[PDB]
Context: bound to proteins that are not shown
RNA sequence: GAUCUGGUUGAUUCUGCCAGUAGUCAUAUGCUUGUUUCAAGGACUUAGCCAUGCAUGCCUCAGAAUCACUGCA
RNA sequence: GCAGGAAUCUGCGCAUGGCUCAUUA
RNA sequence: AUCAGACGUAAUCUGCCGCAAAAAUCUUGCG
RNA sequence: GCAAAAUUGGAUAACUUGGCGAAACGCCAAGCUAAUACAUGAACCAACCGGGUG
RNA sequence: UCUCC
RNA sequence: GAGACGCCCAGCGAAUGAAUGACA
RNA sequence: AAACCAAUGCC
RNA sequence: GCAGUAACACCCAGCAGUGUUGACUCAAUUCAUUCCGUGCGAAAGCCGGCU
RNA sequence: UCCGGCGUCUUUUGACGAACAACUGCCCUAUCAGCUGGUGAUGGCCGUGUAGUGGACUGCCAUGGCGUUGACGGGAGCGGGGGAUUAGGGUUCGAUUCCGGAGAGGGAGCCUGAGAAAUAGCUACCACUUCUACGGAGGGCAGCAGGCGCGCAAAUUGCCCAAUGUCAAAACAAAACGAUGAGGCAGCGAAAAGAAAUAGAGUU
RNA sequence: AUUUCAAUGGGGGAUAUUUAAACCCAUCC
RNA sequence: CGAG
RNA sequence: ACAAUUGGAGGACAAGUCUGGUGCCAGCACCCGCGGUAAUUCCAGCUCCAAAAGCGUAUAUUAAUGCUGUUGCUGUUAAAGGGUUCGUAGUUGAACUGUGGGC
RNA sequence: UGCAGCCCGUGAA
RNA sequence: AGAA
RNA sequence: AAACACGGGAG
RNA sequence: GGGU
RNA sequence: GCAUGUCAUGCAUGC
RNA sequence: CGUCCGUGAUUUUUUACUGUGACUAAAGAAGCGUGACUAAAGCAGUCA
RNA sequence: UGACUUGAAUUAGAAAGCAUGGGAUAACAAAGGAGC
RNA sequence: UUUUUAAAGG
RNA sequence: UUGGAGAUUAUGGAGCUGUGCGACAAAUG
RNA sequence: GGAAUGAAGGAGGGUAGUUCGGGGGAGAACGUACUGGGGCGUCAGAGGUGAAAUUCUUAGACCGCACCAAGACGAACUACAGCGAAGGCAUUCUUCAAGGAUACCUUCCUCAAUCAAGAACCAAAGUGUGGAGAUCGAAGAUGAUUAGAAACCAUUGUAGUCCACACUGCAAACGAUGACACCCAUGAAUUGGGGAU
RNA sequence: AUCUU
RNA sequence: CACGUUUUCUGUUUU
RNA sequence: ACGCGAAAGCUUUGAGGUUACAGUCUCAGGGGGGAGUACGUUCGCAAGAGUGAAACUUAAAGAAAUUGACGGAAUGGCACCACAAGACGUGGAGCGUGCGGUUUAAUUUGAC
RNA sequence: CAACACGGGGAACUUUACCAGAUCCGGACAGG
RNA sequence: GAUUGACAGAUUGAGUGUUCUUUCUCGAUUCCCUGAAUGGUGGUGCAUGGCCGCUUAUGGUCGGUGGAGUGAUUUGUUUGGUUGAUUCCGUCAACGGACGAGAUCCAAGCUGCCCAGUAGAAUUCAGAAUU
RNA sequence: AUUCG
RNA sequence: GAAUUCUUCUCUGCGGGAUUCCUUUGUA
RNA sequence: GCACAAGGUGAAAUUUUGGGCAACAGCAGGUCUGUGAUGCUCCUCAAUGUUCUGGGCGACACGCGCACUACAAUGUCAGUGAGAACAAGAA
RNA sequence: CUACUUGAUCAAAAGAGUGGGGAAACCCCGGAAUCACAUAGACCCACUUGGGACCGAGGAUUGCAAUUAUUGGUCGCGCAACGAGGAAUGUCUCGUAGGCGCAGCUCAUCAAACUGUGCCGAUUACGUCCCUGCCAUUUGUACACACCGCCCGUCGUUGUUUCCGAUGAUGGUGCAAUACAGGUGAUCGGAC
RNA sequence: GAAAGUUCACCGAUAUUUCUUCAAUAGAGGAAGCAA
RNA sequence: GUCGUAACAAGGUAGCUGUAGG
RNA sequence: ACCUGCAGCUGG
Repeated sequence: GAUCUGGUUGAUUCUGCCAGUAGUCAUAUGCUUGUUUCAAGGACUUAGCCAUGCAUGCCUCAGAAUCACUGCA
Repeated sequence: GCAGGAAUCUGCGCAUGGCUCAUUA
Repeated sequence: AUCAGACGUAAUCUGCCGCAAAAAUCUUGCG
Repeated sequence: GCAAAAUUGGAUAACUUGGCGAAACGCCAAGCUAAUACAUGAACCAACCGGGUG
Repeated sequence: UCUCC
Repeated sequence: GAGACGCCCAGCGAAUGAAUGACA
Repeated sequence: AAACCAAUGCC
Repeated sequence: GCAGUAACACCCAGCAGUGUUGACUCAAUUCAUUCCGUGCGAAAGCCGGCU
Repeated sequence: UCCGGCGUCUUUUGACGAACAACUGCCCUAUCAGCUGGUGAUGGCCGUGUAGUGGACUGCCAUGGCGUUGACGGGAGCGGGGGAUUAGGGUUCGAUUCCGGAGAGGGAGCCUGAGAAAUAGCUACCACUUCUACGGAGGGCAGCAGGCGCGCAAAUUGCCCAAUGUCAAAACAAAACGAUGAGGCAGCGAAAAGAAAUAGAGUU
Repeated sequence: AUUUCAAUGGGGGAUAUUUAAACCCAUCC
Repeated sequence: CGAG
Repeated sequence: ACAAUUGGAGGACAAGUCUGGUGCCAGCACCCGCGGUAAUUCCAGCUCCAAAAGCGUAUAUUAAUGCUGUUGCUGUUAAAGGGUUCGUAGUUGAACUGUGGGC
Repeated sequence: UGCAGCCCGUGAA
Repeated sequence: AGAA
Repeated sequence: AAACACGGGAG
Repeated sequence: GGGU
Repeated sequence: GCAUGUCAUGCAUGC
Repeated sequence: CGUCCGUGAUUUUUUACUGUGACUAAAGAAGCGUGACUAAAGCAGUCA
Repeated sequence: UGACUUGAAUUAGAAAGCAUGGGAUAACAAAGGAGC
Repeated sequence: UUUUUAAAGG
Repeated sequence: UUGGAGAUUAUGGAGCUGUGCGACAAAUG
Repeated sequence: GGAAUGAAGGAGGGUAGUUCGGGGGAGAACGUACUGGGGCGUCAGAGGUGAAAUUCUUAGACCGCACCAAGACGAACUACAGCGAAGGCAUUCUUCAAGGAUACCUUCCUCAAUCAAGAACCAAAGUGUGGAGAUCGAAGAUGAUUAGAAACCAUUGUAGUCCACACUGCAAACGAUGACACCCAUGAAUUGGGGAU
Repeated sequence: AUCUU
Repeated sequence: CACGUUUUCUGUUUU
Repeated sequence: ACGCGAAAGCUUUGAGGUUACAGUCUCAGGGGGGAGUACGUUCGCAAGAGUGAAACUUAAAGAAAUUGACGGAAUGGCACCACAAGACGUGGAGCGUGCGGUUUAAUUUGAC
Repeated sequence: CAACACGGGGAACUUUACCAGAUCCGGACAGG
Repeated sequence: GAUUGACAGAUUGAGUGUUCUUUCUCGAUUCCCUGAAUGGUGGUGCAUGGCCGCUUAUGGUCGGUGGAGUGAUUUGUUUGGUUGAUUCCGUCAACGGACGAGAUCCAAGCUGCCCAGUAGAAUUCAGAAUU
Repeated sequence: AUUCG
Repeated sequence: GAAUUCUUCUCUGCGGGAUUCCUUUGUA
Repeated sequence: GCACAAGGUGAAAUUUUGGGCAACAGCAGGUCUGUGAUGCUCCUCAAUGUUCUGGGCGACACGCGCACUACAAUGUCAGUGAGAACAAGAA
Repeated sequence: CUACUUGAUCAAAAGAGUGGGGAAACCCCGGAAUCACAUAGACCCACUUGGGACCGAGGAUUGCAAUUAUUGGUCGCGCAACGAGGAAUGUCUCGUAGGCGCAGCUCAUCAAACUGUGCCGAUUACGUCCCUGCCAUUUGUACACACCGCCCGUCGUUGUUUCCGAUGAUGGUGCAAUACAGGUGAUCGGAC
Repeated sequence: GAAAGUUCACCGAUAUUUCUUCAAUAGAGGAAGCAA
Repeated sequence: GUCGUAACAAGGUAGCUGUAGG
Repeated sequence: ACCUGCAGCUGG
């Protein structure tokens, strides 16, 4: 950085595909992980079924008190 | 008489936020 | 179709919020 | 007819009594009483202007 | 219904 | 023809009908 | 651009 | 007699002869009938400060 | 005695919204070539209904409208702002933080209200499901945590309203602390992304 | 080849700091 | 308080 | 011990002609290929290589790919010109109206 | 290569 | 001014 | 653009 | 009822 | 300050 | 002597390409400034 | 017992739509030359 | 083709 | 336009034709 | 009734040589050959093969001469020739409608190139209905061959082969090379038309 | 430039 | 009528 | 002939004027098999024709030239380990030897 | 072809590599 | 006294101390444990060297520089006659070289020199036989 | 003359 | 039996000799 | 031009005759039974080492290669004659 | 070691034994067998005086050891095939084929073998590419373990994948006919 | 004023039956491919 | 496993395309 | 595996 390599033949020049190689706020899995900062998190299959608890209430100087309400006056 | 006042009537809000992507040319 | 940019309602409704307006309507007490 | 700051009305919860139901963010009857709930309702102060008719 | 024309 | 007086109706909004909502 | 009639305003 | 000349028969002699838009059967004004036979209280309301 | 602060009915138009309309763009498929047609399909007249225009709808009338510049039918997908990669040209992804649409087990109908065809509102039916003294009465996690199943595959039945906001009869304090699984902040959590330990200098 | 130095961070504590209270982090030993 |  | 792992060492592709065991068996190997008694490739030891608090495997996707080609592909013999014509939508389509002058 | 002008073909002012 |  | 005509056209 |  | 008006808030209007 | 505004008469040519101008949510991408100890970040902060 | 009048600058964003300048390459439309 | 005055009418 | 408004009349515009006149062009005697 | 760009080494049309050619359709008449039939002569075999056998022949083949019938086909000349869009097309005369090139100071004035959908033609084999049936000949039969022969070889033989009408729509349907237009070096030839000497 | 009529 | 030389338009082959 | 092409080859009648890549239109192809097969559909009397997949399987399948080897391919040469003109034999008998088989305690083995 | 009067292979013991039996160490040199 | 041998009897195929019973000599030479070493017509000729057979009894084999091709690779080293022969001669994108063939070596056949008491011959004298 | 040693 | 002589035959180390040399044919 | 055929000369007339040596490449040709040429293997003290005794390699009315002797009168038997070359030998 | 001569020999052969001689000097004048003979010999066309396999009984020699005969010599057996050899097949061009013996090697003893030497001595051809192989050139190939190459098809076995098939079952959309919960609007009704 | 309740029109869940489309499914027996 | 060589050389009947029959 | 007839091609 506007880049390629291996495989058809006794050798040679092609067409052509297979394989290698790099990335992924793309998932899963295996073996590993001293420290710190910043972050996603039951979408995919089943808009399947849900025990329990909590998720929307509001009164000031300024709408209605005879609590058989509480202090003191 | 003063103050704080449970409970109920009254006025406002609950058609916002949060969740999901089934439908759909 | 929905959506994106760009637009119309002169075809319509609109609590909370802002600035405004208001001259109808013989009532009451007593004898 | 005289006055002028309108001194308007009825009912319901909470509460009490008696309760129904196994329960139910389920219910019934009677008796009290509030309003910015509901209903009714203000003449003269008080003007300008217009139409029709004796 | 009243007065002036 | 002019004036005075008496009487009926004349508020915001709604429906219907008639005018105004210009000339160049 | 001016005349006529009925009723009207001002000299 | 036709030169002055907003309009108007008194109290008001200038108390609208003039809405907006690209465009309106729109805004607004006058007249007639029903309105109101959907509607319209100064909450017949509540608090303070000076007398 | 008059001087203020609130609250409320009606009329009008700014703002905040709602509903309707469509100028250009918008996947694959022909082993899908005709589609619609007063049975509303395209248009006209007078009406009804609506907040309002309109075949939105009743009556009558005409015979139109669309299509190889791909109609009609079938199939996979919520649409954008944007993400990945790439010299240029392009290819591919977008369930997910902001904006828009739609839904609350399935399908209909409705009340209140300025605003809903509302679902932590109501009514009925279907499929599941709970309590009972058998007479009857209930439920809707695609809100937050938690379970069961499903799969190759995804956390705590935690603390708080201190910040950002919403509602409202409301500024804070004074007997006198509004609610909020929106939101915040800790736990679990090699998704992904930064910085960096596992020594150093010499002596024979 | 085989012995001499200095430095310490993991870790453990702190009148304390942070935080609604915590935490973490920073700071000191 | 704490290693080569 | 406060002691680093994960894949490899024929080629692509950086790194052993090292040493035992097995003998087309066990197994390795993305592809080509190793093993039939002297294995550069299997199973182990030593040594070495790459990345490093990370490293392999599987499945989709981008680049590699001028192997979808508008820029920019092939069609005699490698894949691929229709047996020959006519023809409608579609795509494409000849020249001309024009030297301004002077200081 | 300049600078400024032309009824900027011919007519006709 | 008429004129192109 | 030319050419008639608008005082309800020119703070 | 703007300039010149 | 000179016209114009004057029952003039013509308190206006023009040079 | 020419303008400003509104009204009636008179015949007057588009599309496409190209140059300007207007109008065009944040977050994201490009980048101006800044020693959050550096960086991924953030929009703050610096000097008395 | 405050100052920097502190700073938070600019740019690109498919296509479609608005106003205007230019006329070379093209397109659309009209006539087929005695309907003048 | 344009242009110029004079005349008749509806 | 006659002071204004409501009726009546004539003249004049301006166009429209049948004539007459003067002048100037013509892309085809 | 004189004021209109031009006439494209683009397309169409006209006139002429009554040009050019196995280009197409129709009608008449030719030629030998394969096969068969009798008529004339002869007599002992002919055929087939590597070799034979498959066959035929004394009332008589094979062979020789003239003739008759029917059906196909037009040798040699016939070629790096000609014509047609391709598939394809050779005897002569008469006839019908076409096609290309060439010549031109004729006419017209963009009328054009290439194509989904659609349409027409298209060797051989094959199908249907009527003819015809000489030659050859899938199927089959009989000889050869061969371990074996269903095959290659020999003798036969049906459908086919030929014609008219109606289907089929495929080929090494090949130049394995789509159509239209421009430029391009050397030497050969050859077919058709025209000009000069 | 040649040949036949 | 055929033929010879050189040009020309259209076809059709070789090098 | 320049030129082009992997080469064979093409070359005014291109396969030239092309990485110095744009005259116009049109039909097909995307490694090899499955396969021009199945299902559907159009046409045909029938035989058939047109249109036209997938599952699955596979590391090559192909093109043009080069050197060998081979050919019941041609041409030209050669040889008593070939034939032709011949001569002596072997194959038949007995016996000597070598090999195999069969036996065997063992009949030790190489060469076919 | 390019095995079979061939391993110069005409083997009485030896040659002898085969069969049935019996011996020798011809295991140097190092350590115990 | 490590160990090596030995008479007789038995074992045995053995008048073989192989081993046994009985004794008797010889004297550090070897004896018993291990490691190691030596040996082996033992094994693989498909792990090798050398040698031999065959391909192949034919006439074959190969460089350098140069020309042609992108290249593997071609030319020389062919085509005609001739020879057993890639043996010679002419032609030619070739020209120069090398090995093989030929030459060389061995034996036979003719001949020169040398040479013999390890080869031969002729001639003369003694002898002996036939007639 | 011819043989032998 | 004794003698003389001598290399034709025998013995062998190095040499000589044959080269298409000579004539003719078919000849290209 | 290279050469060929017949004849001549001649002891010999066409590679004069008969042998030896013989290129470049290859065979998985044979041999580890030759060797004190060897890699790698096997056994190694009653041993696959070595010696001694006995047996076998020689076994068979089978098959095959190569030889010897014949099947007679061109002979067998019995006599008689003339008459090679290459070699080898304790020394 | 090779070998002569003479004994043995007043009586088969093979043997034994005594003296001597050696490497162109001894063996050796190298006395080979085919061959020849006017040899006035035998046999006479038959498995015979052809052929000599198999077997019996004496005896001698090599060796440490002859029983699987080591070999040689005498008599006997000869009644063992064999009367010229099927299909096939080897070598050969002049002192050659064929025939005949002799040395060396192996070796104490044994050559029907091999390596050399001499003796007698022909028939046929002096050609060709027919059979079998070899060489060079041209030419084709799908072969390069190079044709003992490559290569298609068939019925069997195993593992798989599609399609047809009487018959038989299931789910998601959408339509229209019947019954019809609930609600909205209208019309009657009127407990309280 | 006003509850229950009659009658009609409209919106219309749900059930049954009939038809259309898409995706999957068994089957005696026959056919056709591929790898060893 | 069996059963035959259709093609490659003139592959021993040159091969190949369309069609019909066995 | 294939054979035969008819027409075509050289990829003879």
Released in 2023, the model rests on cryo-EM data to a resolution of 2.89 angstrom. The RNA (SSU_rRNA_chain_S1) from Leishmania major strain Friedlin has 1662 modelled nucleotides. The sample was in a buffer at pH 7.6. Rfam match: Eukaryotic small subunit ribosomal RNA. Gene Ontology terms of the family: ribosome and structural constituent of ribosome. Its Rfam clan is "SSU clan". Rfam 15.1 lists 75,755 matches to the family in 2,556 species. The entry is indexed under CRYO-EM LEISHMANIA MAJOR 80S RIBOSOME WILD TYPE, RIBOSOME. Entry title: CRYO-EM STRUCTURE OF LEISHMANIA MAJOR 80S RIBOSOME : WILD TYPE. The entry has 72 different proteins, among them 60S ribosomal protein L7a, Putative 40S ribosomal protein S10 and Putative 60S Ribosomal protein L36.